[PDB]
Context: one part of a larger RNA, bound to proteins that are not shown
C1' cells in the first nucleotide's frame, strides 16, 4: 500500500459487553536553586560511536623467621594473582612546500577611442563604442555566492585593454581602505607538527539491590583546586548520644547555650581504604544594610523539597516512601466575617450702651470684673451688625421608647465553578500513616558498596543450542553525532515549445551578426535508436545510445649570424609641438642546396557545479545575416512592471525618495580642479595633486642611473591671493660635551586695587620657555545652546546675515578671502508632477485551474481550541470555566 476522517485533549492507563465517550497522569534527556516550560538536543530507522595504569592498600593461595626461578625485601614477612583512572570540540601558535591565469603595482610588447565643438588630442565641452558603479526599485537558496531594469558618473588620458613576464606571507603590494594578494587577509593556503591544549560546552551503551551527600580554610582564588566536617567500603575497640543538682564575670540585659550522673535507648570512637561535593532555594526566628522595598542582600538556631491537602503550586501543612487484595480504620483538608451613624417639640423679658483702650466695641476686637431683678433665662455657648438691631443655645414651665464611637473611589482580551439560610455533625468522605490476608518484609540525585547477567571468543564439556572457567572491539532513546536509506513541508516553490499547414509551407513578430586570437578537445558529420539514462517538460535530437566516417595548404607555425654606416618621431606629414617617440635598409665575410618537411585547420565551443539573463581580446558589418516574449485554459486577492487620470500642484516625507507635458534659476558648508579608495553594505568632506616648504646625500657598471646638487631620495602641507605671530623650559634630532633647531614633536597664564557708575587706559604683585598676534567664530568646533537678534514662512529646533570669550577657535598637524568644478552635505525660488489630499481605469508577468516534471530551510511527539487563573514570574497542553 491493503485501509482517509467524526466532539476532549502528552495520547496512554484503569477499565468495560462495547473502537470511543468516564476517570487519573505539566514527553524524554541535559542543565540548574528551581525546567510542562515558552531553556538545550534529537524527523525517523539500520550500522557504527566514548573508563586505560596495581604505590600503598583490600581479597584468595603458597612457603613461612625467612620469601622470591640472580640482582630485591623482610621486628610476620614475602612471592603470585583478581580489584583502577572516558569520547567529540576551537580561536591559535611553529616548520615546510604550493599560490600574482583573480586581485595590487611594475616590466616587456600589441590594440583601440566614432561623430560634434574648438586657433587646440587643453588630465577642455557635447555625445557613442569602451570603462566605471551614483540612486531607486526589483531579486534575496536569485538568472547571479554582489545579477536585472532604469538612472547615473568618465570618455585623447593620472584612459581603457589583450598577449607574456615578475615581485611571496617575520612576506609582497599599495594615490592608506589597514585595501588587496584565487568567492571567509588585523594577516594566504596546503600538509607536517597533531589524538595542539581547553578550570569551558556537550556526549558517556544491561538488570536488580545496600548505604548516601548543600559547604569551615587557603588560592591570579571565589567557573577550579587542596586541606577539614559529614559520608561510604571493610576492621578494631569502648562506651556514645539524651541528661538532674552542682559549676562558667567584671553596670543593665531575653530565648537559650556549654558542662555533666542517673534513666531511655544503640550508638559513638580509632584503624585501613575512598571518592564526590565546596556556583542554594523558600519557610519561621535573632539581627544587619535598604525604602521598619523587593520571588532583595548579608550572618546565626530551625525546617522543608508527596504519589494526600492548600483549586493550580519547590519551600506551608498531614505524612518511619516494599510487592499483590474488587477489605478496614485514621491525618491534613473543602464558602472569611462584619457592612451599623432618624433626634422633632417649647419659649425669651430687668439694672445695662457694666467699667475700659479705639472712629465706633450696646452679650459676642481686645483686658478686667462676672454681681444683680423675675418661678425662671451666662454682664452670654453659638450666627449677625460698621456700632446696633436681629436669629438661635443653655433658664423656667411642657414633657418624656431609645440614643457614646463608629461609615472611605480605581485599570487595562471576558464575569468567573455551579449553588444553597435548617430532618438532627466531635458525621460521613478523604493518604507512600496503620491494622488486616499473604509474601520474595520498607523511595531516591553526586560519589561508594553489592549481587546477578546479553552477545562474542578461548579451554575442556556439549550436539535441537549449552555448562564451568578464561577472555575482551563485552551492551545506546540522546554528542547541532558519523555514514546510507527514508519520511516531512510537498505533488507545494519553481520549471517549458509565435500560428496555422499540404510538414517543412507560409505568415506573425523581436533584433549581439560572420570570422580570427585565446580556450575547449570530437560535444560537429551521416544513419539508426531512444522502454529508461542528458534537456529542468514533452514533440524530438547541436546535446542522450550506438555504429560509421570526419578537419587536405596557398592562410598559419616552424622558419642565419658577425661587423660596418645612419643625430634627425608617429600624428593624410607640407612641417612642427613635448612627454622626445614601436617599426631597416644597405656594404663587408661566410652562410649544407637538393621535387614533394613537419605541425593547426570538426563544433551549436570558453570561464562561472548548471544547455546559468553573468564574465570574455580584435576585424568587418546594423542585415542579405541570426532568432521567438505565449504548454492549454481562466481573467480573484496581495506582489511586480506598465500606460492614462477630474479638481489642486509637494499640502507627501527623513529629504521633492521615486515620478513627471518638467530638464531652469540662486544661496551657503566642505574640498581648489581632472583622478583615487574599502571586489561584496561607506566614493565622500578621506588620499593623492599641480604649488609651497622643511630634512638626507659629493657619488661608477643589476635598482637609484649608464644618472651627479637646476639632481636624486625621506617626510609635510595642499594650487592661486592676503598670510604664516611669540616659544629651545621640557622631548626629540643635530652637536659625539657645551650649542643649534618649532614649514620638529610639542607650548602659547594668573589675583588684588583703580576713571562720578558697569568696564579698565593704568596701578601692584605671582608665574612662566613664552604668556594665544593677524583672522575667523554658536563653526562639521565639549556641555551650556533651541545663544541672541534680522531676513526668508500664515507658521522655521531648519537656511542666511551679524553679535560673539571660542575660557574647550587659531596660523604649512596651516589660518582667512576667491575663480571654476562636485553623481558630495545644506536650504530657498520657478516648472513640472499619483509624492500626496484620495485613488482609479486598462494592459503584461506572477496568480488560480488543466497537463507534465519536480527542490528547500524545517520537523521530541502530538488525537495541535477561547477566557480568567496558576506557574522558570507572558500556558493548545496545569486550575477553573466556557
Ligand atoms: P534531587 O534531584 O536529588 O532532588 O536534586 C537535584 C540536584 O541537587 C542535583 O544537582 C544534585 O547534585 C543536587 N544535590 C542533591 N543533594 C545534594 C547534596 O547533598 N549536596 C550537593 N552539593 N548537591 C546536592
Nucleotide at each position: 500500500a491493503a485501509a482517509a476522517a467524526a466532539a476532549a485533549g502528552c495520547a496512554a492507563a484503569g477499565a468495560u459487553u462495547a473502537c470511543c465517550c468516564c476517570u487519573u497522569c505539566u514527553a524524554c534527556c541535559u542543565u540548574u536553586u528551581g525546567c510542562a516550560u515558552a531553556a538545550u538536543g534529537g524527523u525517523u530507522u539500520a550500522a557504527c560511536c566514548a573508563g586505560a595504569a596495581a604505590a600503598a592498600a583490600u581479597c584468595u593461595a603458597a612457603c613461612a623467621a625467612a620469601g622470591a626461578g640472580a640482582a630485591c625485601u623482610u621486628u610476620a614477612g614475602c612471592u603470585a594473582g583478581a580489584u583502577a583512572c572516558c569520547c567529540c570540540g576551537a580561536a591559535a601558535c611553529c616548520a615546510g612546500a604550493c599560490g600574482a591565469g583573480c586581485u595590487a603595482c611594475c616590466c616587456a610588447u600589441g590594440a583601440g577611442c566614432a561623430g560634434u565643438u574648438u586657433a587646440a588630442a587643453a588630465g577642455a565641452a557635447c555625445c557613442a563604442a569602451c570603462u566605471c558603479a551614483u540612486c531607486u526599485a526589483u531579486g534575496u537558496g536569485g538568472c547571479a555566492a554582489a545579477a536585472u531594469a532604469g538612472u547615473g558618473a568618465g570618455a585623447a588620458g593620472a584612459c581603457u585593454u589583450g598577449u607574456a613576464g615578475g615581485u611571496a606571507g617575520a612576506g609582497g603590494u599599495g594615490a592608506a581602505a589597514a585595501g588587496c594578494c584565487u568567492a571567509a587577509c588585523g594577516a594566504g593556503c596546503c600538509u607536517g607538527g597533531u589524538g595542539a591544549u581547553a578550570g569551558c560546552u556537550g556526549g558517556u551503551u544491561g538488570u536488580c539491590c545496600g548505604a548516601g551527600a548543600a559547604a569551615g580554610a587557603a588560592u591570579u582564588u571565589u567557573a577550579g583546586u587542596u586541606c577539614a566536617a559529614c559520608c561510604u567500603u571493610a576492621a578494631a575497640a569502648a562506651u556514645a548520644c539524651c541528661c538532674c543538682a552542682a559549676a562558667a564575670a567584671c553596670c543593665c540585659u531575653a530565648a537559650a547555650u556549654u558542662c555533666c550522673a542517673a534513666u531511655g535507648u544503640a550508638u559513638u570512637u580509632u584503624u585501613a581504604a575512598g571518592a564526590g561535593a565546596u556556583a542554594g532555594u523558600c519557610u519561621a526566628a535573632a539581627a544587619a544594610g535598604g525604602u521598619a522595598c523587593a520571588g532583595c542582600u548579608u550572618u546565626u538556631u530551625a525546617g522543608a523539597a508527596a504519589c494526600g491537602g492548600a483549586u493550580a503550586c519547590a519551600a506551608c501543612c498531614u505524612u518511619g516512601a516494599c510487592u499483590a487484595g474488587a477489605g478496614a480504620g485514621u491525618a491534613a483538608a473543602a464558602u472569611c466575617u462584619u457592612a451599623a451613624u432618624a433626634c422633632u417639640a417649647c419659649c425669651a423679658u430687668a439694672g445695662u450702651a457694666g467699667g475700659c483702650c479705639u472712629a465706633a466695641a450696646a452679650g459676642c476686637a481686645g483686658c478686667c470684673a462676672u454681681c444683680a431683678a423675675u418661678u425662671g433665662a451666662g454682664a452670654a455657648a453659638g450666627c449677625g451688625u460698621u456700632a446696633a438691631a436681629g436669629c438661635u443655645c443653655a433658664a423656667c414651665a411642657a414633657a418624656u421608647u431609645c440614643a457614646c464611637c463608629a461609615a472611605c473611589a480605581u485599570a487595562a482580551u471576558c464575569c468567573c465553578a455551579a449553588a444553597a439560610a435548617c430532618u438532627a455533625a466531635u458525621a460521613a468522605c478523604a493518604a507512600a500513616c496503620u491494622c488486616c490476608u499473604a509474601g520474595c518484609c520498607c523511595a531516591a540525585u553526586a560519589c561508594c558498596g553489592g549481587a546477578c547477567u546479553a552477545a562474542u571468543c578461548u579451554a575442556u564439556u556439549g550436539a535441537a543450542a549449552c555448562a564451568u572457567a578464561g577472555a575482551a572491539g563485552c551492551a545506546a532513546u540522546a554528542a547541532u553525532g558519523u555514514u546510507a536509506a527514508u519520511a516531512u513541508g510537498a505533488g507545494u516553490a519553481a520549471c517549458a515549445a509565435g500560428a496555422a499547414g499540404c510538414c517543412u509551407u507560409u505568415c506573425u513578430c523581436c533584433u549581439c551578426g560572420c570570422a580570427c586570437a585565446c580556450g575547449c578537445u570530437u560535444a560537429c558529420a551521416u544513419c539508426a535508436g531512444u522502454a529508461a539514462c542528458u534537456a529542468a517538460u514533452a514533440a524530438u535530437a547541436u546535446a542522450c545510445u550506438g555504429a560509421u566516417a570526419a578537419u587536405u595548404a596557398a592562410c598559419a607555425a616552424c622558419c642565419a649570424a658577425u661587423a660596418a654606416a645612419c643625430c634627425a618621431a608617429a600624428a593624410c606629414a607640407a612641417c612642427a609641438c613635448u612627454a622626445a617617440a614601436a617599426c631597416g635598409u644597405u656594404u663587408a665575410u661566410u652562410a649544407a642546396u637538393u621535387a614533394c618537411a613537419u605541425u593547426g585547420u570538426u563544433a551549436a565551443c570558453c570561464c562561472a557545479a548548471c544547455a546559468c539573463a553573468g564574465g570574455a581580446g580584435u576585424g568587418c558589418a546594423c542585415c542579405a545575416a541570426g532568432g521567438a516574449a505565449a504548454g492549454a485554459u481562466u481573467a480573484a486577492a496581495a506582489g511586480a512592471a506598465g500606460u492614462a487620470a477630474a479638481a489642486g500642484g509637494a499640502a507627501c516625507u527623513c529629504g521633492g525618495c521615486a515620478a513627471a507635458c518638467a530638464c531652469a534659476a540662486a544661496c551657503c558648508c566642505c574640498g581648489c580642479c581632472u583622478g583615487u579608495u574599502u571586489a561584496c553594505c561607506a566614493a565622500a568632506a578621506a588620499c593623492a595633486u599641480c604649488a609651497c616648504c622643511u630634512c638626507u646625500a659629493g657619488c661608477a657598471u643589476u635598482a637609484c642611473u649608464a644618472g651627479u646638487a637646476u639632481u636624486a631620495g625621506a617626510g609635510g602641507c595642499a594650487a592661486u591671493g592676503c598670510c604664516u605671530g611669540c616659544c629651545c623650559a621640557g622631548u626629540g634630532a643635530c652637536a659625539c660635551c657645551a650649542g643649534u633647531u618649532u614649514a620638529a614633536c610639542g607650548g602659547c597664564c594668573g589675583c588684588g586695587g583703580u576713571a562720578u557708575u558697569c568696564u579698565g587706559a593704568c596701578c601692584g604683585u605671582g608665574c612662566a620657555a613664552a604668556g594665544g598676534u593677524a583672522g575667523c567664530a554658536u563653526a562639521a568646533u565639549c556641555a551650556c545652546u533651541u545663544g541672541u537678534u534680522c531676513u526668508c514662512c500664515a507658521a522655521a529646533u531648519a537656511a542666511g546675515g551679524a553679535c560673539u570669550u571660542g575660557u574647550a577657535u587659531g596660523a604649512a598637524u596651516g589660518g582667512c578671502c576667491a575663480c571654476a568644478c562636485g553623481a558630495g552635505g545644506g536650504u530657498u525660488u520657478u516648472a513640472c508632477u499619483g509624492u500626496c489630499u484620495c485613488u482609479u481605469a486598462c494592459u503584461u508577468c506572477c496568480a488560480a485551474u488543466c497537463a507534465g516534471u519536480g527542490a528547500a530551510a524545517u520537523u521530541a511527539a502530538c488525537c495541535u481550541u477561547c477566557c480568567c487563573g496558576u506557574g522558570a514570574a507572558g500556558a493548545g497542553g496545569c486550575g477553573g470555566g466556557a